[PDB]
RNA sequence: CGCCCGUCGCUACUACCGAUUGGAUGGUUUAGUGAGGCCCUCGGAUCGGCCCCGCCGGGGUCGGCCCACGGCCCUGGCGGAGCGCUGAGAAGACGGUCGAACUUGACUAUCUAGAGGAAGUAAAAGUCGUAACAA
Numbered sequence: 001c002g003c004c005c006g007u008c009g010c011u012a013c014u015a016c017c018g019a020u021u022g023g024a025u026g027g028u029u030u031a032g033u034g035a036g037g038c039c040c041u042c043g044g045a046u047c048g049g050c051c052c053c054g055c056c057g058g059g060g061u062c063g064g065c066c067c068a069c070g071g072c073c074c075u076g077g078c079g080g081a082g083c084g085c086u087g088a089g090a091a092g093a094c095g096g097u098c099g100a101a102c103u104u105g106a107c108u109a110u111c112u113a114g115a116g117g118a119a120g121u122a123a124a125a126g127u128c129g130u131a132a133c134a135a
Base pairs, nucleotide, nucleotide: 002133005129006128008126011122013120014119016117017116020113022112024110028106029105031103032102033101036098038096039095042092047087052080053079054078055077056076059073060072
């Protein structure tokens, strides 16, 4: 023979910067498309009642010795069976508002990859110079 500073070389870890017009994620979404129910213009598979006619059965009256018969009202069965009119009524269908979902982009919020560039921190000591503390 005291403290003390910064560049430079190892080793490690964080964070900054970044060609890829970078990748990933989740929320609100512009536009173009549009299932599906529903309101609504229709439609009209189908079903029944009365309309008209003829025929018989049955109850109550009228013209008949009748009986069949005819008229009214109410039912049963057959033909024109649906041919005339009516009602509710499935498929479908006009045009809608609601509006899934598809695509195409937006946009936030949330992480993230990378050659390199640049600090630091571990920091004990290797290497250069004396900056600060005693004008």

Record summary:
Keywords: TRANSLATION, MAMMALIAN 80S RIBOSOME, ELONGATION CYCLE, TRNA SELECTION, EUKARYOTIC TERNARY COMPLEX. Solved structure of RNA (18S RRNA - H44) from Oryctolagus cuniculus, 135 nucleotides shown. An Rfam search finds the family "Eukaryotic small subunit ribosomal RNA" in it. Rfam links the family to the GO terms ribosome and structural constituent of ribosome. The family is grouped with related families in Rfam's "SSU clan". The literature on the family includes a 2001 paper in Science by Yusupov et al., "Crystal structure of the ribosome at 5.5 A resolution". The reconstruction used 79,705 particles. The depositors describe the entry as "Regulation of the mammalian elongation cycle by 40S subunit rolling: a eukaryotic-specific ribosome rearrangement". Budkevich et al. published it in Cell(Cambridge,Mass.) in 2014: "Regulation of the Mammalian Elongation Cycle by Subunit Rolling: A Eukaryotic-Specific Ribosome Rearrangement". Method: electron microscopy, resolution 8.7 A. The entry became public in 2014.